[PDB]
Context: one part of a larger RNA, bound to proteins that are not shown
C1' cells in the first nucleotide's frame, strides 16, 4: 500500500519513550493554508541565469596627501622636519620651514580697507579674532586600489622530425595493349 | 607491307589520392572503416641527410600551409595591459528611507549639476489645510462680433445670353 | 451697353462648423493677504549617499484606426519597494500599511443553499431565457408598468360564410387583356352595407374575403408615445470549459428594511525598543512594512599588553541532549581526546560565504 504531494507550517488523535522537568521527546491518522534560493529586472514558481552534493580556500586593504566630523593638548600662537643621542623604544635635542594673528588688486601698491571709477557716488571682497599639532571616524586623489575574466598590442627567444617549396644522394612502378617518326 | 619501338598514350596489380555512398558521431579512429573510384613511366611516388622564420617564410593560390583550430604560430616578458561590459562581495538588529525626472554631453543601458533620501549642527512660526477677501489668466461649455468654413430664403445689380 | 437666364460678388433673413476663430466665459487649480482656527513642519550650512531602463489602472489630450498589455505628455493613486482580506488562481484592481505573543473582541471591500464564516431572512414587485453567467446594427402579436388615444349596448374588431353585380373599360384600350403589360375621367346606386370593383391574379379571365353591419350573437376593440426585463442575430479547433465546481426558479433582478461574517484595518490584555512630557524619577502620551541608500548599536574569529585563572583528578578538537538571551550567538552535563586554553579591560587585523558555468580534495 484510493493516493494528485517546493514537501513545510498550523490543528490533532492514536503509538512508543521518559529529560538540561519543562505547561517534556520520537512518530504521525486526518483536516487548514502554502509554485526553492540568489542574480535581473516595470513586472520572475518561472520554461531568464546560477549552483549535483560535502569541505577549505576565494573580493572595499595598505602606503602617502586633501577634506570634514569627533577626540586631545594649548591659543595670538600652535608646530616642528632631517640630524643627532637612545634599545629597531618611550622621549631629549633640532625652529630651516609650516599654519595662523589682514584684507584687497592681474600688479605696482595701499592697508581695515582695498578694487573698479573723475568722485568724499554707487558696487564687489573684507572688517565684529580662533587658530594649530596629533589621532578615531566618513569621504576623495596618486597608486592594479572590491575580486574574477577579454579580442587584442609590444619586445626577446624556440620551433621546416606535421605540412609548404626548394638543394645533394638513393630506391620502386606484376603483367598485358596499341603501333608516331625514321 | 614488313621493320622499329613514340606517348604528361590505353586496361590493370604493388603504390599514391580522397570522387559517391554507406557506417561510425561520449567512435576501433581528435578525420578512420566497408563497398565501389582515379592516376598508375611521370608536373609520378617514396627514403635518407639538408636550407628558408612571424613586421618573417612557403604556396599548380585555397587566406593554402608554417609540430590536432593561423586575416597573422607557440612560449615567456611589459602585465594585475585597457574592460562605461556580464558576474560575484561572506555576521546580527534597530532608526529614517528614495529615484527610474530636468538641464547638458561621440550623449542615449556612461557621466556632470539640480529635484527626490540619510545624518550632524544653526535658525526658530518661516511650513500644511481650511474659512474669509483681493487678483492674474482665456480652458469645458457657449457664441457667431472677427479670420474663416458653410445650409437654405429675400433682394438690386457688374462680365455676359444678344446687339 | 445692352434687355433675359444666370453667374462673380454687394446687402439681407434664418440655420449650422473649428487645436492653431472669440463680442463672451465657468468649475477647479495657482499667487498673496489687515487676518483667523486646527495642525507641524520648514529654511540655512555641512558630511555621505543612490537615483537618469520605470509598470499598470483611472481620467485630459496629442499619436494611431474614438487599434492594442501601443507610443509620447499631463493629473491623482498603487505595484516598484506592500505583507493582510477580496477578485477562482492573478505585481499594478477594490479595501487596507504587518512591532513581538494570544484557541479575547468590533468592522472596511466583499459576502451568507454546499464546497466554504455567516439570512434556506422579511416586505413589495420583475424575468422564464438558465437570462442571470461575452458583441452590435437590425428583427419581432415575448412579457410587465405609465400615460395618451378612435372607437363600442345606436353596439366598432373578428371568419361574423349573408349580398356580392349592374348601363360600364366609359375614354386611352393596350399582344386580343372588361381589379395587370398604362393615361386611370375613375357616374347614381340593385342598396341595413358597396367600388367604372377593398382585392389574390399578368395568356381574356374563373372573385367567394378584411370597406359594410343588422342577423352565428353580444362583450369590447384598432392604434399611439415613453419606459422596465427578457428573445432572435450568436461557427473554432486536445475535454464540459464564456457560475471556480455542485447546484439554483430563486440560491437572478429592483426596491426598502433588520440581522450576521468578515483583515495582520481598529478595540482588548500581555511584552520589546526608541522619542516628547510629568516627575505620577514614575506614570502618561507617541512612533516601530520596507529595496538603491544614509545613521547607530552590536554578535563572533586570530594576535598582542596588562590583570586574574582553568588544566593527565584529562585542554583544544569532535558527536550528543529535551539549556540561556531580542539577534548575531553563550553556557552546562555525559561520551570519544591526550596537551594546551579560557575570563576582563584594551589594542590590531589574511575576521565571518551561498551562490562569481569560481579553484582544490572527497563522494
Nucleotide at each position: 500500500a484510493c493516493a494528485a504531494g517546493u514537501a513545510g507550517u498550523c490543528a490533532g488523535a492514536g503509538c512508543c519513550c521518559g529529560u538540561u522537568a519543562a505547561u517534556g521527546g520520537g512518530u504521525g491518522a486526518u483536516g487548514g493554508c502554502g509554485u526553492g534560493c540568489c542574480u535581473u529586472u516595470u513586472g520572475u514558481a518561472g520554461a531568464a541565469u546560477g549552483a549535483a552534493c560535502c569541505g577549505g580556500c576565494g573580493a572595499g586593504u595598505u602606503a602617502c596627501g586633501a577634506u570634514u566630523u569627533g577626540a586631545u593638548g594649548c591659543a595670538a600662537g600652535g608646530u616642528u622636519a632631517a640630524g643627532c643621542a637612545g634599545u629597531a623604544a618611550a622621549u631629549g635635542u633640532g625652529g630651516a620651514g609650516c599654519c595662523g594673528u589682514a584684507g584687497c588688486g592681474a600688479a605696482a601698491g595701499c592697508g581695515a580697507g582695498u578694487c573698479u571709477g573723475a568722485a568724499u557716488a554707487g558696487g564687489g571682497c573684507g572688517u565684529u579674532u580662533a587658530g594649530u599639532a596629533u589621532u578615531u571616524g566618513g569621504u576623495c586623489g596618486u597608486a592594479g586600489a572590491c575580486c574574477c575574466g577579454a579580442a587584442a598590442c609590444c619586445a626577446g627567444g624556440u620551433g621546416a622530425u606535421c605540412u609548404a617549396c626548394c638543394c645533394u644522394u638513393g630506391g620502386u612502378c606484376a603483367g598485358g595493349u596499341u603501333g608516331a617518326a625514321g | 607491307a614488313a621493320u622499329g619501338g613514340a606517348g604528361g598514350a590505353c586496361c590493370g596489380a604493388a603504390c599514391c589520392g580522397a570522387c559517391u555512398u554507406a557506417c561510425g558521431u561520449u567512435g576501433a579512429a581528435a578525420a578512420g572503416u566497408g563497398a565501389g573510384c582515379g592516376g598508375a613511366u611521370g608536373a609520378a611516388c617514396u627514403g635518407a641527410g639538408g636550407g628558408u622564420a612571424g613586421c618573417g617564410g612557403a604556396g599548380a593560390a585555397a587566406u593554402u600551409c608554417c609540430a590536432a583550430u593561423c586575416g597573422a604560430a607557440c612560449c615567456u616578458g611589459g602585465a594585475g595591459a585597457u574592460a562605461g561590459c556580464u558576474g560575484g562581495u561572506u555576521c546580527u538588529c534597530u532608526c529614517c528611507g528614495a529615484a527610474a525626472u530636468a538641464g547638458c554631453u561621440u550623449u542615449a543601458g556612461g557621466g556632470c549639476u539640480a529635484g527626490c533620501c540619510u545624518c550632524a549642527a544653526g535658525u526658530g512660526a518661516u511650513g500644511a489645510u481650511u474659512a474669509u477677501u483681493g487678483g492674474a489668466g482665456g480652458u469645458a461649455g457657449a457664441g457667431c462680433a472677427c479670420u474663416g468654413u458653410u445650409u437654405g430664403g429675400a433682394c438690386g445689380a457688374g462680365g455676359g445670353g444678344c446687339c | 451697353g445692352g434687355u433675359u437666364a444666370c453667374c462673380g460678388a454687394a446687402u439681407u433673413c434664418a440655420g449650422a462648423c473649428a487645436a492653431a476663430c472669440u463680442c463672451c466665459g465657468a468649475a477647479u487649480g495657482c499667487c498673496a493677504a489687515u487676518u483667523a482656527a486646527u495642525u507641524u513642519a520648514a529654511c540655512u550650512u555641512g558630511g555621505g549617499a543612490g537615483u537618469c531602463a520605470g509598470a499598470a489602472c483611472a481620467u485630459g489630450g496629442g499619436u494611431g484606426a474614438u487599434a492594442a498589455g501601443g507610443u509620447c505628455c499631463g493629473u491623482g493613486u498603487u505595484c516598484g519597494a506592500a505583507a493582510g482580506g477580496g477578485a477562482a488562481a492573478c505585481a499594478g484592481c477594490c479595501c487596507a500599511g504587518a512591532c513581538c505573543a494570544c484557541c479575547a473582541g468590533c468592522u472596511a471591500a466583499g459576502g451568507u443553499c454546499c464546497c466554504a464564516a455567516a439570512a434556506u431572512a422579511u416586505a413589495u414587485g420583475u424575468u422564464a431565457a438558465g437570462u442571470g453567467g461575452a458583441a452590435a446594427a437590425g428583427g419581432a402579436u415575448g412579457u410587465g408598468g405609465c400615460g395618451u388615444u378612435g372607437c363600442c349596448c345606436a353596439g366598432a374588431c373578428a371568419a361574423c360564410u349573408a349580398g356580392g353585380a349592374u348601363g360600364u373599360u366609359g375614354g386611352c384600350u393596350u399582344a386580343g387583356a372588361a381589379g395587370c403589360a398604362g393615361c386611370c375621367a375613375u357616374c347614381a346606386u340593385u342598396u341595413a352595407a358597396a367600388g367604372a370593383g377593398u382585392g389574390c391574379g399578368u395568356a381574356a379571365u374563373a372573385g367567394c374575403u378584411c370597406a359594410c353591419u343588422a342577423g352565428u350573437c353580444g362583450a369590447g376593440u384598432g392604434a399611439c408615445a415613453c419606459u422596465g426585463c427578457g428573445c432572435c442575430g450568436a461557427a473554432a479547433a486536445u475535454g464540459u470549459a464564456c457560475c471556480g465546481g455542485g447546484g439554483c426558479u430563486a440560491a437572478a433582478c429592483a426596491u426598502a428594511u433588520u440581522a450576521c461574517c468578515g483583515a495582520a484595518g481598529c478595540u482588548g490584555u500581555g511584552g520589546a525598543u526608541u522619542g516628547u512630557c510629568c516627575u505620577u524619577u514614575g506614570g502618561a502620551c507617541a512612533a516601530u512594512g520596507g529595496u538603491a541608500g544614509g545613521a547607530g548599536a552590536g554578535c563572533g574569529u586570530u594576535c598582542u599588553a596588562a590583570g586574574g585563572g582553568c588544566g593527565u583528578u584529562g585542554a583544544a578538537g569532535c558527536a550528543u541532549g529535551a539549556u540561556c538571551g531580542u539577534a548575531a550567538g553563550g553556557a552546562c552535563a555525559u561520551g570519544u581526546g591526550g596537551a594546551g586554553c579560557g575570563c576582563u579591560u584594551a589594542g590590531a587585523a589574511g575576521u565571518g560565504a551561498g551562490a562569481a558555468u569560481g579553484c582544490c580534495g572527497g563522494u